[PDB]
Context: bound to proteins that are not shown
RNA sequence: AACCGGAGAGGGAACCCACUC
DNA sequence: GCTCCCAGCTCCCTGCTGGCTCCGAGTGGGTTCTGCCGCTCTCA
DNA sequence: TGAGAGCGGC
DNA sequence: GGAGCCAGCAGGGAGCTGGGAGC
Numbered sequence: 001a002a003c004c005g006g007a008g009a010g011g012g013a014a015c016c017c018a019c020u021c
Numbered sequence: 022g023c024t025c026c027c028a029g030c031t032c033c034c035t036g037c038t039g040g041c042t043c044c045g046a047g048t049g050g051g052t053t054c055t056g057c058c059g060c061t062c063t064c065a
Numbered sequence: 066t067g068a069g070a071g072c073g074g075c
Numbered sequence: 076g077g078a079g080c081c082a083g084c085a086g087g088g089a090g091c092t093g094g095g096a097g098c
Base pairs, nucleotide, nucleotide: 012054013053014052015051016050017049018048019047020046021045022098023097024096025095026094027093028092029091030090031089032088033087034086035085036084037083038082039081040080041079042078043077044076056075057074058073059072060071061070062069063068064067065066
């Protein structure tokens, strides 16, 4: 002299490289 | 007019060629990318 | 009838 | 790209029926 929290956004397609066999 | 044998048509069969589907299991990264030109209508 | 803009179409 | 099963097509006979062979 007087309350004073609180989340929600990232998905798909394609390609390449690599790994264990 | 009568039965019958030989070619023409009916059938099934065989053979051949074209068409559709499958091709190990997991895992980790990174990179690019999600259309574009313009053409007509509206506010000024 | 020119900028803004909605979308129409390839 | 490749291999291997299914649908259509083509070619080829056995088998049945009308036109002629004898009567």